Description: This is an experimental structure of RNA (sgRNA effector-2) with a sequence from a Chryseobacterium, with 103 nucleotides shown. The structure was determined by cryo-EM at 3.07 angstroms resolution and released in 2024. Primary citation: Zhang et al., Nature (2024), "Pro-CRISPR PcrIIC1-associated Cas9 system for enhanced bacterial immunity". The reconstruction used 350,217 particles. Entry title: Structure of CbCas9-PcrIIC1 complex bound to 62-bp DNA substrate (non-targeting complex).
[PDB]
Context: bound to proteins that are not shown
RNA sequence: UCGUAACAGCCGAGGUUGUGAAUUGCUUUCAAAAA
RNA sequence: UUUUGAAAAGCAAUUCACAAUAAGGAUUAUUCCGUUGUGAAAACAUUCAAGGCGGGGCAACUCGCCUU
Numbered sequence: 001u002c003g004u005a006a007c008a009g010c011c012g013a014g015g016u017u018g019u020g021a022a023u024u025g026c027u028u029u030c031a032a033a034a035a
Numbered sequence: 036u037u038u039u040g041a042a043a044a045g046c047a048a049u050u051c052a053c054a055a056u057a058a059g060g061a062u063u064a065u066u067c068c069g070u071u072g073u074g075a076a077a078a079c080a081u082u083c084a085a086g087g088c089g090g091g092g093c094a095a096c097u098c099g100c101c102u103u
Stems, first nucleotide, its partner, number of pairs: 015056015032039004059068003071080003084103008
């Protein structure tokens, strides 16, 4: 003086959507009731 | 004419369990493919027999050397 730098591999913890659940909430709808 | 209301529906909140997490397609190996590249062939790329010597690891297995 170039080249090597790129390709790969073993794992982690969340978040989101959704299902079920405990507890509360907001809106809408028949009145069940009051005078 | 005014409120208390039950029950349902829509929308959530705090917490828990669980399913999916690129659409989807294989496979029963403790293996995957799915954001790269080539180009119509809707087609591909990858791997490549043995023999010991040895290091590590209770284990699965991994890593190097020598010889066709």